[PDB]
Context: one part of a larger RNA, bound to proteins that are not shown
RNA sequence: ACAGCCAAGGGAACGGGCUUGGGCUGAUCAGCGGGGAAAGAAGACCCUGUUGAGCUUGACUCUAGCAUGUGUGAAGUGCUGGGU
RNA sequence: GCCCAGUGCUUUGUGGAUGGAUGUGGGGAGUUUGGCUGGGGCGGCACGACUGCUAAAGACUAACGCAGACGUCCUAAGGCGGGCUCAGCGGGGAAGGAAACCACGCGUGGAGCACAAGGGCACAAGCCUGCUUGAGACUGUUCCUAUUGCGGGACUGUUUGGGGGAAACCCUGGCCUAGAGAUCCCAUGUCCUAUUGUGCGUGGGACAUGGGUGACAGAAAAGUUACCACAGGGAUAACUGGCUUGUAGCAGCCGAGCGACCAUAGCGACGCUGCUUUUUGAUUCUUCGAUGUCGGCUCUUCCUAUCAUCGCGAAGCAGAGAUUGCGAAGUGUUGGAUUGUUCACCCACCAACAGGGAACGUGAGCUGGGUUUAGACCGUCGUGAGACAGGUUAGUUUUACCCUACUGUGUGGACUGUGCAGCAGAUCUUGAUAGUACGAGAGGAACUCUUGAUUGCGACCUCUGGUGGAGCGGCGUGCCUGCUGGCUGCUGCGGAGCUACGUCGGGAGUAUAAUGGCUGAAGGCCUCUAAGCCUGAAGACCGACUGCGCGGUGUGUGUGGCGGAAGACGACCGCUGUGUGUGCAAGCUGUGCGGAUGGAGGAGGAUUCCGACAUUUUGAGGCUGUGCAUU
Numbered sequence: 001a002c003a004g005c006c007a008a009g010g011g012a013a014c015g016g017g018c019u020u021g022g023g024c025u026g027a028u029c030a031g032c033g034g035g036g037a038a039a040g041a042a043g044a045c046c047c048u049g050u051u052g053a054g055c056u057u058g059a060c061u062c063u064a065g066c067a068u069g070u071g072u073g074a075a076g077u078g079c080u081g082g083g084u
Numbered sequence: 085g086c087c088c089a090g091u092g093c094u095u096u097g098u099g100g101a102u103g104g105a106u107g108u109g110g111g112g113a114g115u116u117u118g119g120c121u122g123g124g125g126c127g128g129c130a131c132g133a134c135u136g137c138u139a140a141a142g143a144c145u146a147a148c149g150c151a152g153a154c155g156u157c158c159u160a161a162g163g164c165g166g167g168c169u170c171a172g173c174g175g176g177g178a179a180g181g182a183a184a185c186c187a188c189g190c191g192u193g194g195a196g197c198a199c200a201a202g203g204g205c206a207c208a209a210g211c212c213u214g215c216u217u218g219a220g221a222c223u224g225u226u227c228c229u230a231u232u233g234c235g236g237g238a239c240u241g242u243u244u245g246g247g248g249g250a251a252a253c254c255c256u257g258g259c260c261u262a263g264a265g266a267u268c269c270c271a272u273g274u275c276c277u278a279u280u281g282u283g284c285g286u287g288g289g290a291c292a293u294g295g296g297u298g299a300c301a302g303a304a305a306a307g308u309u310a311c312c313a314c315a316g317g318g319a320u321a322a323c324u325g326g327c328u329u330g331u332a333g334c335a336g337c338c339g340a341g342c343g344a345c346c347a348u349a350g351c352g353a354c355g356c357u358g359c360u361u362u363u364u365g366a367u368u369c370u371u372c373g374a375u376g377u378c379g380g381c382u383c384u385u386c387c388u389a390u391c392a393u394c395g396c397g398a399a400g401c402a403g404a405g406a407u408u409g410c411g412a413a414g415u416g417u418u419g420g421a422u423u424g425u426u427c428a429c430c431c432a433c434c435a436a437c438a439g440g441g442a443a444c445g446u447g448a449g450c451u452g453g454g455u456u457u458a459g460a461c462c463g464u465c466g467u468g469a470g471a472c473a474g475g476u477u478a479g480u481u482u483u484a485c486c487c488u489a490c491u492g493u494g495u496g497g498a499c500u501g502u503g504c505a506g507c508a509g510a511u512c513u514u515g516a517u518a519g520u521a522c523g524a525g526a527g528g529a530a531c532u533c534u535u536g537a538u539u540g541c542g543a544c545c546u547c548u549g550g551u552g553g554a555g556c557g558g559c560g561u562g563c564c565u566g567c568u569g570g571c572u573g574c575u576g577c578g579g580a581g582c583u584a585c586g587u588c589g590g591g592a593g594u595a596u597a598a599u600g601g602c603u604g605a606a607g608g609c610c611u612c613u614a615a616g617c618c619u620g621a622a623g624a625c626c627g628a629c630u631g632c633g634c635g636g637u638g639u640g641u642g643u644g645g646c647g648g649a650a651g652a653c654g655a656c657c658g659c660u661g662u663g664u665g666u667g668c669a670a671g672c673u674g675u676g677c678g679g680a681u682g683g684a685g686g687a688g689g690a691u692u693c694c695g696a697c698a699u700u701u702u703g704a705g706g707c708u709g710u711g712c713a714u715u
Base pairs, nucleotide, nucleotide: 002016005022006021007020008019009018029492030491031490034488035487036486038483039482046317047316048315049314051313052312053309054308055307056306059115060114061113062112063111065108066107067106068105070103071102072101074095075094076093077092078091079090080089081088082087118131119129120128127148132154134152135151136150137149155300156198157258158257162216163215164214165213166212167211168210170194172190173189174188176186177185196205197204199263201261202260203259220243221242222241224239225238226237227236228235246255247254248253269295270294271293272292273291274290275289276288277287278286325369328365330364332360333359334358335357336356337355341351342350378453379451380450381449383445384442385441386440387439388438391416392415393414394411395410396409397408398407418432419431420430422428459477460476461475462474463472464471465470498637499636500635501634502633503632504631505630506629509539510538511537512536515533522527541589542588543587544586548584549583550582551581555577556576557575558574559573562571563570564569591626593625594624600618601617602616644660645659646658647657648656665714666713667712668711669710670708671707672706673705678701679700680699681698682697685694686693687692
């Protein structure tokens, strides 16, 4: 998907359908929550990928800012100290 | 003589900036944080590589198979010539002993040989001793070994070459099998070189060695996420099923001992053989485009390895009370305190308070205490973000109207037969037996008869209790102008009907199990058995009781309407105009309006008015779905 009653067996080791057995009832209405491993959602748990992102620092490589020498900038003068 | 430091002064530049260097810098940026693995992680390395075994008599051959070793060491522990014999045993020798050193006779290796193991070796590969630097410079073929690099071994040639030895002869490291490192870049040596010509204190190449990638065919690399995402995976875990049974549970066989005597009344060591699927492991076959994951509450059914009730054996069974065994699964197996608990442990009762299965039965049945993402606290651990099967507190429970199953209902008369299916009662107690049997005593039963109950099942409403938006009364709030009478609120009693806390109701049928017996062989005896027969259970079957299909027969239905004892709707039970209304009977409520006579007191000339309520007329008024009669 197509469908819609059960027991056992074997089977991808719990079948509505396969094998061997057991069966309600001809087409209604109201209820009900055993089953359809019922519906909803490309499992959030767990593992894998040479796939991400938030955060930390004693990971690797860098960087704004900050500190400290030094080049550029304005003319004239005095003073104390270093070595030659 | 020199370059520089601070440095005050003058006015006539200016204070706004701009280049490079060293240090600091999770404040900020970008990125990374191997693999194998009976899931992953922690641990280990089975990740490169050597020896023996696993390995099944050529070679090859797996596991987180077994037992070990490797990242070195040596100028001799390398090469060659010569001479010797080792571990150990026997008989001897001043101090001398278990062990000192000399020395004779034997000694197939029983010792040594850098290190693991295997192989090898005696005028040696072992021990002592002499000389030496073959641990030289180059060059080619081949094996492990292939489709293939590196590496480690074997064997040749060429030298204006060595060492040892009289010489034949041997030697290119270690007695043999382990001790191992690409591309690109740098350092040193030999041979060459930079293109318009020549050089060079400036470079480039070929070949050979060294500097190293141990994750060893060779990236340059720390953590956390419970705030979390995406692609996938049943190739792989956490629940059910399946295989297995070490562990868990329940049973057998033997006969050493115990039991005053006495292996088996009851027990049974040391050993040995099984079954179940309720424990916990082991495994990874099914499901990751989802099978709702613990316990309780509710409800049904099955198993027997039986706790009680029924029948019956044994005894170290006098009686009483218990202990051990067999047939037997019909019926029962409770109420509470503490814990979320399963489990556990106590109290009270009891005939007894057995153990288990059904997707560890049961969440579109519930509940949500355990577990329980996102908030928070404490302890320990971490520099930190955070971690803990450590404790604590707060934390959404979605959807059936489909198919099937199951419960009723419908699917077209009256009286019955007979097949199938369902199936119900169970247990305790009082008095007598009887202070009897039994017993030295103390103690102390049974068959038969008899009295009441507990719980389950099926009915019923006379009585008692509950309910009663039917009905009558009482007391109020608002509104109709007040009284009367109404509507609205609270309250007492409360018929019918329904209901429980109330009332009623249970086979002596047939054949058997375990056991105990009769007759009787095999087997001249014996024997409950081999043929036959008697007895015997809360069990089996049948009956009775309820439901359904199918048959038969002097037998086939009121269209519609109206009622009910029946009913969700259909149906069912009745009549075919006998209703409605009214009266009486039988009940529920509780003494109607109006009048008359009073009233705690107050007001004031009238002998007047105001006043809750009282007594009387009056078991009186109101009401009724039930029964009878009539119209």